[PDB]
Shown are 75 nucleotides from a PDB entry: RNA (A-site tRNA_Ile2).
The sample was in a buffer at pH 7.6.
An Rfam search finds the family "tRNA" in it. Rfam classes the family as a transfer RNA. Gene Ontology term of the family: triplet codon-amino acid adaptor activity.
The depositors describe the entry as "E. coli 70S ribosome complexed with tRNA_Ile2 bearing L34 and t6A37 in classical state".
The entry has 49 different proteins, among them 50S ribosomal protein L19, 50S ribosomal protein L22 and 30S ribosomal protein S20.
Method: electron microscopy, resolution 2.32 angstrom. The entry became public in 2024.
The 2024 paper behind the entry is "Structural insights into the decoding capability of isoleucine tRNAs with lysidine and agmatidine".

RNA sequence: GGCCCCUUAGCUCAGUGGUUAGAGCAGGCGACUCAUAAUCGCUUGG
RNA sequence: CGCUGGUUCAAAUCCAGCAGGGGCCACCA
Numbered sequence: 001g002g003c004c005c006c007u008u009a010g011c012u013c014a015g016u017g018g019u020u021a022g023a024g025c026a027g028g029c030g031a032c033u034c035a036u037a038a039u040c041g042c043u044u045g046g
Numbered sequence: 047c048g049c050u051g052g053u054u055c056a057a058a059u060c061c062a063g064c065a066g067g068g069g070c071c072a073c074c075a
Stems, first nucleotide, its partner, number of pairs: 001071007010025004018055001026044006048064005
C1' cells in the first nucleotide's frame, strides 16, 4: 500500500428496512436480618 | 444506536465520506 471486518446503556453484547431501541453484568427500590454479605423480586437508562 | 451526507413511503439496519480500532495478503534473483 491493497482487501475484509467491528463502533449500539457504566461494562460484555443481541437486534427481520416497519414505528425497536433489548439481554446479563452496573446502579436504585422492596423483601429478608438486631444489622449485614449472599439470595429472591421489581425497577432506571441510550 | 461513532458523526455527517445519500437512497427509499419509511434507515441503528442499505450506500458514501470522515474519525477510533482489529484482521489478512503481497513484496529481488